[PDB]
Entry title: RNA polymerase II elongation complex bound with Spt4/5 and foreign DNA, stalled at SHL(-1) of the nucleosome, weak Elf1 (+1 position). An RNA, together with DNA: 265 nucleotides with solved positions. The reconstruction used 31,784 particles. Among the 19 different proteins in the entry, which are not shown, are Histone H3.3, RNA polymerase II subunit B12.5 and Transcription elongation factor 1 homolog. Method: electron microscopy, resolution 4.2 angstrom. The entry became public in 2019. The 2019 paper behind the entry is "Structural insight into nucleosome transcription by RNA polymerase II with elongation factors".

Context: bound to proteins that are not shown
RNA sequence: CCUGGUGUCUUGGGUG
DNA sequence: ATCAGAATCCCGGTGCCGAGGCCGCTCAATTGGTCGTAGACAGCTCTAGCACCGCTTAAACGCACGTACGCGCTGTCCCCCGCGTTTTAACCGCCAAGGGGATTACACCCAAGACACCAGGCACGAG
DNA sequence: CTCGTGCCTGGTGTCTTG
DNA sequence: AATCCCCTTGGCGGTTAAAACGCGGGGGACAGCGCGTACGTGCGTTTAAGCGGTGCTAGAGCTGTCTACGACCAATTGAGCGGCCTCGGCACCGGGATTCTGAT
Numbered sequence: 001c002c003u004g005g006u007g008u009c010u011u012g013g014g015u016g
Numbered sequence: 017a018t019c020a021g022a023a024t025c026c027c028g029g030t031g032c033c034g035a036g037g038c039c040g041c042t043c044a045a046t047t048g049g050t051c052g053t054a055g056a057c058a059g060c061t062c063t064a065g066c067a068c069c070g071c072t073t074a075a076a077c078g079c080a081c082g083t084a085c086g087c088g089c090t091g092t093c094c095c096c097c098g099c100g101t102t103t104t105a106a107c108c109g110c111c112a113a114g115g116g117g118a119t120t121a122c123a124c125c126c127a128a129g130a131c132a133c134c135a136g137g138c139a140c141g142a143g
Numbered sequence: 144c145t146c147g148t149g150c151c152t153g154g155t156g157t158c159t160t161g
Numbered sequence: 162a163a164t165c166c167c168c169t170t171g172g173c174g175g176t177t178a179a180a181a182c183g184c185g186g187g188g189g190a191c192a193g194c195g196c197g198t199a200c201g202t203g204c205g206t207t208t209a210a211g212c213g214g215t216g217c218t219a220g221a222g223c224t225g226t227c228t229a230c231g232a233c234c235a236a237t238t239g240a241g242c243g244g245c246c247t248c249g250g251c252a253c254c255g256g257g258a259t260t261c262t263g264a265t
Stems, first nucleotide, its partner, number of pairs: 009129002012126005017265086107175001111171002114168003118164002132155012
Other pairs, nucleotide, nucleotide, family: 008130cWW011127cWW016121cWW018265cWW047234cWH082199tWW106176cWW108174cWS109173cWS110172cWW117165cWW131156cWW
C1' cells in the first nucleotide's frame, strides 16, 4: 500500500 | 474306289522364364615331406584235375500206329464304345434372421448428501 | 514394573450371488 | 424400456470341367462242330554214359621278404560354389492344310 479463493458429482422436487 | 468331313499336323507369334553366363568368394585339392607294412614276388609241396580204358547196363532212337486235343470254322448273343446328357464337387453370392448400440426439447430455480477393513503401535490398567 | 488388552490411526485394497 | 437402423452370422443356390449314366449295337467273346494230323506209347533195337581203377602232373596252395606306394600333415590357392542377371527357346494359339475314316 496496491492484489484478493470457497467444491464437486449425483438424486429428488419445482418454473415456462 | 470316292467324297465329306472330322482329326490331326504344322507354321507364324509372342511371351515369359529359366538356362546359362557371370562374378566374387574359401575350402578341399594340392604340394611336399615322413613312417610302414601289404603286397609283388620267389619259391616249396602235394592235390587234384585230366586223360584214358575196360566192363555193365540202363538209357536213348527209330518206328508202328492209333487218336484225340488243336485248330479252323460256325453261329450266336452280349455287353463295352462312344457319344450324348447331366451331374456333383470345387468355388462364390443371396437369406433373411440374429444381435449388437444409439436416440430420445430447452432453459432455470432450490434443497439434500459423502470409503472400509485390517494391522500395528501406544497407552492405560491390573497383577 | 511389566505384561496384556483395547482403542485409535494409518495404509492398502473388493466381491455372498441378484 | 422401448422402438428403430446398420452391420456381422447361418444357411440357400451358382461356373469350368473331368466324371458318372445310357443305349444300342456291333463287333468281339464263347460254345459247338468236325476233322486231322501231329504225337503219346510201346517194342525192339542200338549206345553211350557211368563207374572203378590208374597214371598223373599243372598248378594252386601255401610261406619268407622289401619296397614303394600309400597314410597322413602343414600351406595355398584357385577352382567350385552361392548369388544375380539376360534372352531366345518352347508353350501354347489361331491358320490353314492335310490325312484318316467311314458312308457312299